[PDB]
RNA sequence: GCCGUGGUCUGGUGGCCGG
RNA sequence: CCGGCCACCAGACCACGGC
Numbered sequence: 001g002c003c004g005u006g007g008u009c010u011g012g013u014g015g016c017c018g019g
Numbered sequence: 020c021c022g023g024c025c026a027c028c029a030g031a032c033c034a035c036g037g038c
Base pairs, nucleotide, nucleotide: 001038002037003036004035005034006033007032008031009030010029011028012027013026014025015024016023017022018021019020
Other pairs, nucleotide, nucleotide, family: none
C1' cells in the first nucleotide's frame, strides 16, 4: 500500500403502509 | 405527490487478519 468482513454516514432506484 | 422502514451499488472513516 492493496485485499476480505463489519458499522455509521453520503448520494441513485424499488418495494411495504397510510393520507 | 409526501412521510416511518429495508436491500443493492459505489466513496470517506476506523478495528482485525493475509500478502
This is an experimental structure of RNA, with 38 nucleotides shown. Burge et al. published it in Biochemistry in 2014: "Structural Characterization of Interactions between the Double-Stranded RNA-Binding Zinc Finger Protein JAZ and Nucleic Acids". The depositors describe the entry as "Structural Characterization of Interactions between the Double-Stranded RNA-Binding Zinc Finger Protein JAZ and dsRNA". The entry also models zinc ions. The entry is indexed under Zinc finger, dsRNA-binding, RNA BINDING PROTEIN-RNA complex. The structure was determined by solution NMR and released in 2014.